The RNA (hARF1 SBS dsRNA) from Homo sapiens has 34 modelled nucleotides. The entry is an ensemble of 20 models.
Context: bound to proteins that are not shown
RNA sequence: GGCAGAAGCUGCCUCUUCGGAGGCAGUUUCUGCC
Numbered sequence: 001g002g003c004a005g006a007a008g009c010u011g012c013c014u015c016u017u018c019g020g021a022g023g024c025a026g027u028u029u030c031u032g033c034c
Stems, first nucleotide, its partner, number of pairs: 001034015
Other pairs, nucleotide, nucleotide, family: 016019tWS
C1' cells in the first nucleotide's frame, strides 16, 4: 500500500397468496492474510 471474516446496541425499505416472505444500513467491538 492492498485483500479477507463475524457480531453486540440502534434505525430503514419492498412485496403478502394474509401463511408470511425478500433486502439493507448506521454506530460500536474482535480477528486473519500478502
It comes from the structure "Solution structure of Staufen1 dsRBD4 - hARF1 SBS dsRNA complex". The work is reported in "Staufen1 reads out structure and sequence features in ARF1 dsRNA for target recognition" (Yadav et al., Nucleic Acids Res., 2020).